[PDB]
RNA sequence: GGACGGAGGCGCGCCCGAGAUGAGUAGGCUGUCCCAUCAGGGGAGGAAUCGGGGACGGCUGAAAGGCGAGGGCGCCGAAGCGAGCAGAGUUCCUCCCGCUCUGCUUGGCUGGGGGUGAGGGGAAUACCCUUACCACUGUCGCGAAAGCGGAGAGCCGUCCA
Numbered sequence: 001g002g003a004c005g006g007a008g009g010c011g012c013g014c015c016c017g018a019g020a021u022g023a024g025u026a027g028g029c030u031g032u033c034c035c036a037u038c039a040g041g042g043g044a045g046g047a048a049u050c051g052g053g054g055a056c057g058g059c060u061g062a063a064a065g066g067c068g069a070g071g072g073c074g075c076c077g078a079a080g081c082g083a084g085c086a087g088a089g090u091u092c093c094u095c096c097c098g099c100u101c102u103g104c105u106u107g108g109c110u111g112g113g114g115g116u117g118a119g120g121g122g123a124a125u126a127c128c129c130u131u132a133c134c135a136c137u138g139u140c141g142c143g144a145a146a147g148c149g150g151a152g153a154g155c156c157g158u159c160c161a
Base pairs, nucleotide, nucleotide: 001160002159003158004157005156006155009076011075012074013073014072015071016070019067027060028059029058030057031056032055033054034053035052038051041097042096043095044094045093046092079110080109081108082106083105084104085103086102087101088100089099090098111137112136114134115133116132118130119129120128121127139150140149141148142147
């Protein structure tokens, strides 16, 4: 080094899924009005002005993502993230960029969950992602000890040379 197997922790993931949130919101109809050259997440080009954007009252009125009690299954790089490529979505067109979705790739990063803060995603004080910092913890190592230290490419076990 090669092959096979195993262990954690309020551990990770998937499916079913009533329901809540979304929301009386977006949109639609109607009425009275306002901007004054104006269209989106940022930027750059453009068309249309009989355009575009917005407001107030009345009527009407969704959906998707995300969430989810209860049940079931798969697991221990579980899984999540980054980065690249591809297609899709995001303005009234088009191009860059961002954001969102999906597929493939890549040991690039992280032992695990909790808390807190900042940023991002989201209608959202839900939830998720990232980073930082606190305490906790499985592990293995150093140590007289208190403690300190390393990463899962770790750790424990069995076989092969």

An RNA: 161 nucleotides with solved positions. The structure was determined by X-ray diffraction at 2.95 angstrom resolution and released in 2008. The entry is indexed under RNA, riboswitch. It holds a match to the Rfam family "Lysine riboswitch aptamer". Its family is annotated with lysine biosynthetic process in the Gene Ontology. From the family's description: Riboswitches are metabolite binding domains within certain messenger RNAs that serve as precision sensors for their corresponding targets. For this family Rfam cites "Riboswitches Control Fundamental Biochemical Pathways in Bacillus subtilis and Other Bacteria" (Mandal et al., Cell, 2003). The 2008 paper behind the entry is "Crystal structure of the lysine riboswitch regulatory mRNA element".